[PDB]
RNA sequence: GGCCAUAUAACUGCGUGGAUAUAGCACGCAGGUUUCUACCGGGCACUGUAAAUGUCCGACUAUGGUC
Ligand code: DX4
Numbered sequence: 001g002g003c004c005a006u007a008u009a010a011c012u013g014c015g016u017g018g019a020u021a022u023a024g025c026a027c028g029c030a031g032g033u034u035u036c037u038a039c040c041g042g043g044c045a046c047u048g049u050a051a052a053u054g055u056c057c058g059a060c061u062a063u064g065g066u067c
Stems, first nucleotide, its partner, number of pairs: 001067007008038001011031002014028004023047002032039001040058006
C1' cells in the first nucleotide's frame, strides 16, 4: 500500500470582523481521543435586505487487526 475496526459526532461552545438570494465567509481561542493530525467540500433547504443558518452526502491523520 488493500480492506475492517477504534478515535471524532470531519462536531461543540466563546470572541472580533466580514457576506446578504450571484451571499451565507475568514481569523483567534477552549473543549472533543489510549491520540499526533485534521476539523473542510459539494448538493439540497432555508433566511425576503436583515442576522443567523439547517440538512444530506463525501475524507485525511493516529493506533490496531487481517491480506
Ligand atoms: C482524529 C480523528 C479523526 C480523533 N480524524 N484526522 N484525527 C483525524 N482525532 N479523531 S476521525
Solved structure of RNA (Guanine riboswitch), 67 nucleotides shown. The model includes bound 2-amino-1,9-dihydro-6H-purine-6-thione (DX4). An Rfam search finds the family "Purine riboswitch aptamer" in it. Crystallisation conditions: 5mM K+ - HEPES, 12mM [Co(NH3)6]3+, 25% polyethylene glycol 4000, 450mM ammonium acetate, pH 7.5, VAPOR DIFFUSION, HANGING DROP, temperature 298K. Primary citation: Buck et al., Nucleic Acids Res. (2011), "Influence of ground-state structure and Mg2+ binding on folding kinetics of the guanine-sensing riboswitch aptamer domain".